[PDB]
An RNA structure (LUS_alpha rRNA, nucleotides 489 to 1613) from Trypanosoma brucei brucei, in which 950 nucleotides are resolved. The sample was in a buffer at pH 7.6.

Context: one part of a larger RNA, bound to proteins that are not shown
RNA sequence: ACGACAAUGGAAGUACCUUCAUUUCU
RNA sequence: CGGCCAGACCCAACCUCGCCGCGCAAUUUCCUUCCGGGGCU
RNA sequence: AACAUCCGGUGGGU
RNA sequence: ACUGUGCGGGUUUC
RNA sequence: GAGGUCAUGGGGUGCGUGAGUGGGCGGAAUAAAGGGUCGGUG
RNA sequence: GUUGUGU
RNA sequence: UCUUCCUCCUUCCCUGUCCGUGCGUCUCGACGCUGGCGAUGGAAAUGGGGUGCCCCCACCCGUCUUGAAACACGGACCAAGGAGUCAAACAGACGCGCAAGGGAGGAGUAU
RNA sequence: UGUGACAACU
RNA sequence: UUUCUCGUACUGAAAGGGAGGUGUGA
RNA sequence: UACACCCGUGGCGUGCGCAAUUU
RNA sequence: GUGUUUUUGCCCAACACCGACCGGC
RNA sequence: GUGGGCUGCGCGCGAGUGUGCCUGUUUGGACCCGAAAGGUGGUGAACUAUGCCUGAACAAGGUGAAGCCCGGGGAAACCCCGGUGGAGGCCUGUAGCGAUGCUGACGUGCAAAUCGCUCGUACGAUUUGGGUAUCGGAGCGAAAGACUCAUCGAACCACCUAGUAGCUGGUUCACGUCGAAGUUUCCCUCAGGAUAGCUGGUGCUUGU
RNA sequence: UAAGAAGUAUUGUGCGGUAAAGCAAAUGAUUAGAGG
RNA sequence: GACCUAUUCUCAAACUUUAAAUGUGCAAACAACCCAGCCUUAGUUAU
RNA sequence: AACAAGGCU
RNA sequence: GGGU
RNA sequence: AAUUGAGGCACCAAGUGGGCCUUCUUCGGUAAGCGGAGCAGGCGAUGCGGAAUGAACCGCUUAGGGAUAUGUGGCGUCAAAACUUGUGGGCUCAUUCUCGAUACGUGAAAAGGGUGUUGGUGGAUA
RNA sequence: UCCACCGGCCCCGAAAAUGGAUGACGCUUAAGCCCCAUGUGCGUGAUUGCCCAUUAUUCCUUUGGUGAGGGCGGCUAUAUG
RNA sequence: UGAGAAAGUGUAGCCCUCCCGAUGUAGACGUGGCGUGGGGGUGAGGACGAAGCCGAUGGCGCGAGCCUCGGAUGGACCCGCCUCUAGUGCAGAUCUUGGU
Numbered sequence: 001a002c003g004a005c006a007a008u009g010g011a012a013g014u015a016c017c018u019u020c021a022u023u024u025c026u
Numbered sequence: 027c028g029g030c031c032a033g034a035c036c037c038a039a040c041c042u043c044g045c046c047g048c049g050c051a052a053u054u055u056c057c058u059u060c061c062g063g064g065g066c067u
Numbered sequence: 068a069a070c071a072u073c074c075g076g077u078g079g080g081u
Numbered sequence: 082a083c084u085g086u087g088c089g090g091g092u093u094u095c
Numbered sequence: 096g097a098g099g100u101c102a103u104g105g106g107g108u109g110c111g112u113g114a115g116u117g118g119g120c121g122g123a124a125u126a127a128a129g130g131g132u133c134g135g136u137g
Numbered sequence: 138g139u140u141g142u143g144u
Numbered sequence: 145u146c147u148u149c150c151u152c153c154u155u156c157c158c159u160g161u162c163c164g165u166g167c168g169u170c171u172c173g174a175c176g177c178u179g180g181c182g183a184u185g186g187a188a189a190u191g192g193g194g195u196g197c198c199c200c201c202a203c204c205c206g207u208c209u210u211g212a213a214a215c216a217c218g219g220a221c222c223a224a225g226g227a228g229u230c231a232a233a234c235a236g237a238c239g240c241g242c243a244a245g246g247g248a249g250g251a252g253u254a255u
Numbered sequence: 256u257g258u259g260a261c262a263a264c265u
Numbered sequence: 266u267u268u269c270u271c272g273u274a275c276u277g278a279a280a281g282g283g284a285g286g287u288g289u290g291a
Numbered sequence: 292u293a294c295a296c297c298c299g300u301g302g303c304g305u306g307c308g309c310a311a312u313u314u
Numbered sequence: 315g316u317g318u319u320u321u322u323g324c325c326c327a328a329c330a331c332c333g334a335c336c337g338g339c
Numbered sequence: 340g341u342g343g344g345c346u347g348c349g350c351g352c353g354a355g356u357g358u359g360c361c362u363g364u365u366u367g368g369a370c371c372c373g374a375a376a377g378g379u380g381g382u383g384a385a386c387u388a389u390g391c392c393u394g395a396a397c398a399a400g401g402u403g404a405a406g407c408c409c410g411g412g413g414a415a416a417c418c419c420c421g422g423u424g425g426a427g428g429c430c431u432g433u434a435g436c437g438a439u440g441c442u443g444a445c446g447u448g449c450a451a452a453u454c455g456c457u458c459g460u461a462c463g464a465u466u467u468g469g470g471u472a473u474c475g476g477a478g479c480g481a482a483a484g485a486c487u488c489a490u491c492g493a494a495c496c497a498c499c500u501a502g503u504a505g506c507u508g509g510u511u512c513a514c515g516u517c518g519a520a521g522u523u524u525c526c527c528u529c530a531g532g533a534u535a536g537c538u539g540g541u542g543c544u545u546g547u
Numbered sequence: 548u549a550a551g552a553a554g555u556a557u558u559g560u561g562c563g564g565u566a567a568a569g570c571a572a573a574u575g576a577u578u579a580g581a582g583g
Numbered sequence: 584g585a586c587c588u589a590u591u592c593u594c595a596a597a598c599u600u601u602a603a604a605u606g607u608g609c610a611a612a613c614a615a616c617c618c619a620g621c622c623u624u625a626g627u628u629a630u
Numbered sequence: 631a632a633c634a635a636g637g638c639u
Numbered sequence: 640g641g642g643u
Numbered sequence: 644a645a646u647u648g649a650g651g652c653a654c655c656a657a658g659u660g661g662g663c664c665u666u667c668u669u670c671g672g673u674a675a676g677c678g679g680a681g682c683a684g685g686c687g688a689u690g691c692g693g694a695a696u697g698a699a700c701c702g703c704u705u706a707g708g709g710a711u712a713u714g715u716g717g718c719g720u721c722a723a724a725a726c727u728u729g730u731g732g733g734c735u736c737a738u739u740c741u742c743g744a745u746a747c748g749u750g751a752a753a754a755g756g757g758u759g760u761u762g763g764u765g766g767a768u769a
Numbered sequence: 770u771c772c773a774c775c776g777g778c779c780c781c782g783a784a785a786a787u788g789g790a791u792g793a794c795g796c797u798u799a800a801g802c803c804c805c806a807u808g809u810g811c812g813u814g815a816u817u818g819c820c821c822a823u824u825a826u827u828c829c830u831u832u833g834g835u836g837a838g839g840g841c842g843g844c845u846a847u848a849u850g
Numbered sequence: 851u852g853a854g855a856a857a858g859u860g861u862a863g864c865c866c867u868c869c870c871g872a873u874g875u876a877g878a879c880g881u882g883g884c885g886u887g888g889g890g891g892u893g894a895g896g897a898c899g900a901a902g903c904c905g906a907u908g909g910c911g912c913g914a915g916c917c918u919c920g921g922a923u924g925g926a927c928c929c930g931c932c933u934c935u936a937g938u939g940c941a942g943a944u945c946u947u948g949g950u
Stems, first nucleotide, its partner, number of pairs: 009201002013197006020191005027182002030180004035107001036105003039100005045090006056080003060076004121163003128159004134153002137150002141146001170854003204219003220950006230367002233364004238359005245271003249268001251265003275282002285297002288294002304325001310318001331349001332347002335344002370509002373506001377499006388473009397463001399431003402427001406423003410419003435460003440456002443454002475491001477487002512883001513881005522535001524533003537658001538656008552647002555645001557611006567601001568599002574595002579590001581588003615643010626633002662686004667681005691702003706830007716820003719794003725807001728806002731804004743796001755781003759778009831872004836868005884939001886936008895927001902923001903921003908917003
Other pairs, nucleotide, nucleotide, family: 011199cWW012198cWW025185cWH034176cWW044095cWH059077cWW064072tHS065071tHS066070tHS067068tHS087815cWH093127cHH093160tHS099102tWS105107cSS106109cHS106110tWS106113tWS109110cWS113174tWS114167tWS115117tHS117165tWW120164cWH124127cWS126159tWS132155cWW133154cWW136151cWH140147cWH142145cWW169855cWH173851cWS193906cSS205942tWS207216cWH208212tWH209211tHS210698tWS226940tWS226943tHS227509tSS227940tWH228510cWS229369tWS232365cWH237360cWW241246tSS243354tWS244272tWS244353tHS246356tSS248267tWH254262cWW255261tWH257259tHS267268cSS274283tSS276333tSS277279tHS277280tHS281333tWS284349tWS287295cWH301328cWH302327cWW304614cSS305324cWW306323tHS308320cWW309319cWW311317cWW312316cWW313315cWH330350cWW334345cWW337342cWH338340cWS374503tWH375502tWW376500cWW383475tWH384387tWS384478tWS388479tSS398432tHS403425tSS403426tHS404425tHS405424tHS409420cWW413415tHS413416tHS434461tHS439457cWW445450cWS449453cWS474477cSS475494tHS479485cWW480483tWS513913cSS518876tHS519875tWH520659tSS520688tHH521687tHS523534cWW545550cWS549648tHS556644cWS563605cWW564565cHS564602tWS565603tWH566602tHS569572cHS570595tWH572599cWS573598cWS576593cWW577592cHS578591cWW580589cWW612643tWS628631tWS649835tWH657877cSS658876cSS663699tWS666682cWW672674tHS672675tHS686698cSS689705cWW690823tSS692714tWS697748cWH700746cWS702714cSS713822tWH715821cWH717724tSS723820cSS727800cHH735799tWW737797tWW744795cWW753783tHH754782tHS788789cHS791794cHH795800tWS799801cHS806811cWS810814tWS841858cWH861863tSS874875cHS883914tSS885938cWS894928cWW896926tWS897926tWS899925tSS899926tHS900925tHS900927tSS901924tHS907918cWW941942cHS
C1' cells in the first nucleotide's frame, strides 16, 4: 500500500517519488 | 531574454445556423351564390 | 323551427 | 396557411 | 445577419528570391449587358 | 411566323 | 375561332463594369499581441522512468486437427549445451574470363 | 627460409 | 600448334554414309 | 560426282529501330 | 498525319539438302 | 518422272566452355532423437534344474503284521484263547522341509515377496555340507512353455549398429512484397507417392 | 487508344426435353356408369 | 355374361403429342472484306 | 466456257 | 490497282 | 455490337492432395448435430462492429492517428442514445416450471375446444 | 332480435429429475403485439429526432510501387567580434 | 538571414511536389537489415583502468538492436568500417548435465 473479482496483461489519466535527459534565467 | 503555460485578435481554408425567396395548371375531381331533391329539428 | 352531412342543376370564380 | 414537385440568396455587398 | 476549428496552415505584412492573384488586395469608371412585366407585331 | 384541340 | 412558343418594337422595374504585379539554378530554416512563471537556486519548465488507484477492455501457452479456453497431449524454476551439414553426378537463374574454340589434370622447370 | 604446402612458368 | 576432355555434325540395329545459294539443262 | 558463276538473307506472313516521302 | 523500303530477335505455314524405312512406274 | 510419304535428340552463317554462387533431384548417418527384430565371437550351473562321489541329521506318543511260547478242541484234516515280538512309501505330534485360509498386517514396507495366527508332511520317491558332471539356433525338467546368478514362448557381454521406420515428438533473429490446397489420372493404391490444377521467383516480346 | 482482352449486355443464327401440362393422343396402370 | 362403340374417376425416376425460366455454341472487319485486270497447277468438268 | 487452290498489280 |  | 481496359509467350520451384458450413436443387434413411451429390458464397487462413453467450448468421472486410457521417442493431436502469419523444391509431389480463417480448434457432409444440373480448361474411325479423 | 360460417389477441389441450433464467431487474394510460411519424413550432417553416465500427469522406504521418512530374553547366552582393 | 544540393535500385534515403495500394496460416522471395567466434586489410582505444558483471541511466531505431551514464564492480586486454569464413542466435523435444 492492498479487502474478498487468482495474479499477470492493454488503453488513458491522476497522486506521490525520481543519483535521468533537454531548455531558460532579461 | 525564454524550444515554458494560458487568453484574445488577424489572414486563408473548411464546416454550420438564422432570416428571405423562386419556377411548374401544384394550388378547379376545388371555392362561392340561387334553386329542386333529401335529411335533422 | 331551421341549419348542417349528401345528390342534381344556375350564374359567378381568379 | 392550403396535404405536390425541382431549386435559390454577400462584394457598388443579405 | 451570425457561429465554430484543443478538428488546419501562417512571417501571423513585419523584411533581403520567404512569389497576399483576390467579385475579397490596389487603380480607374459609373446601368457598361442580361434579365422581369405591359401594349402592340407576323 | 409557329405546336396543338375544336369547327 | 383560340392555345402555346418564337422575332420586332414600346413602357416601366431589377443588378454591377474594366485593368494590373515571375525570381539573380533548387531545397530546408525564420513561430506576432497580452498576462503568469523563470533574476543561478537543494530554481522553474518539458519529456522519460518507478509505485499505487480509478472508469473501460481482456479465456492458457506450444501442438495434431474441419473444429482447442478445453473434462485432448507436453508444460516447478535457473545457468550452460541442443537440430538442413560435408562430398560427388546433373539441371535452371544470376556474376566473371575467353569464344569456333574453352579448360585442364598428372608431372616437370626455376626459386 | 624467403608472406615459400603460397606465388610464377611449361 | 597438349598429351586428355567437352564442343564446332548428324544418322542407322548394323555393314555404312554424311548436309550453301542462284541460274541453265534433264 | 550434269554444267557455269560466288559481296552472300530459299520463299511467304506478323514483326523493335533506322531510312526516305505527305502533312 | 498517312502510306513505303530494309528488316534484327522470335513465332507460323511451304520448299530444298543429309542419314534411315518404303510405295509405285 | 523435274512422282509419291514417312522418320531423326538432323541441317537451314555456329555457341560453346572454365569458374563463382543460390535453388531443386539422387546417394551416403544425411535436419535431430526413438522399435519389436536379424547376424558374429565370447562369459556364466555361487541363484536354480538333474545325475554321481564322500560325510551329517531325524524329541514324545498311538496302532499292533510275520516269526516264537503255553494252554484248549479234534478220529484225522486242522481249528480256537492268552502272551511275546515290533512291521508299515501307517497315524497324532517337535526340530527340519513346505505354503492352505484370513482374499489379515504392510503395500513411498523391516523386506524390489517380508511379518502374524491358522495350516501340509515329518523312516522316507526324506532333509542337508563339500566335491564333480551336462548350457544358449543350447542345457535340464515326476511337464508348469518350470528353471539356467532380482534377466527367459530363446540368458548375459562386446561388436556389425548412429540397423530401417510411408509413423509419434522437436526444429533457435527482425521488418518488407506476394500468397494457397484438401480436386483430376495412375500406383499391393486408401495415415504414402508420381501427375495436372491453385502459388512464388526470374523474365522475354511488345503497346500507349 | 487496343494486338490473339472480358465469369457482363445487344442483334442475328443454331442446340435441348427439366418444371409445367396430358391420359377426351401412342406404351403402362386404373374407377364407374351408358348404348349395341 | 363376354365383346364392341363413345365417355368417365384417378396416375408415371426408368411414359409422352406439346413445352418454359435459368442456360449453352457461333458471328458482328485490317494477318480482313468488295470490285477490276492478270499468273500458275500434274485438282474437277465433254471444254 | 466454268469451277477449286496458291499468288501478283 | 481502286473503296470499306 | 453496349462499355470496361494493357495483349501474347516461356523457364525453375514450394506447399497441398483428411476438409467443413450455409442458400437453392437434390438421392438413401422413420429420423439424426446421419451418409452421398450439383451451383454459388464462406470458415479453415481473420480480426473488427451487432444478434446477452456461439468457427460458419447480420454489417463490414483490416498501415499509425484526429474530425465528420453512416451500416447491422438500438434509445426504462444495468448501458451511449426519445432526462419514459408524438399536439398517432387500435388489441391484450395471462393463479403456482409463474402472459408476451431480437430472425437463422425444432435455442420448442399438434389435432381438437372456449360469447373471454374485439372485427367481418351470408340469411330471416324490426 | 335470431341462425350459420370465418378472422385477431388471450385461455385449455401442455408431465421429470441440483435452485434459475425474454440476459437480469422489472414492465400492464407497457418497457407487450400490428402498423404510422420526427429539430426549434406535428392539419401555418415540404425534402437529416438521436447513439454506437478497424466501413465511407476529409486532414496528418509511415511504407511499397507496372508509379507520374520537376531541379542538378552553381558569376548578385556580402570577413569576424 | 545560415546551412545543404550525390545524374542517384537499395543508407542518416540527392532534393521538392503529386497519384495508387497496405490484414493473412502452409509457402516463396527481398533487405548499403540486426547479432556471434575466427582470417585478410584499414583506423583507433587501454593501469588517469580492457573484457566480463549490475541498473527507477537515459537517448536513438517500426524492430532485431545500438550508444552514453553510474558502480562506494573488476584488474588486462579490446573495438569501428570493407571484405573472407563457420561447430553462428532457443521457451518447451516424458530433451542432456549441474544447481535451486
Source information
It holds a match to the Rfam family "Eukaryotic large subunit ribosomal RNA". On this family, see Yusupov et al., Science 2001: "Crystal structure of the ribosome at 5.5 A resolution". Its Rfam clan is "LSU clan". The structure was determined by cryo-EM at 2.6 angstrom resolution and released in 2023. The 2023 paper behind the entry is "A single pseudouridine on rRNA regulates ribosome structure and function in the mammalian parasite Trypanosoma brucei".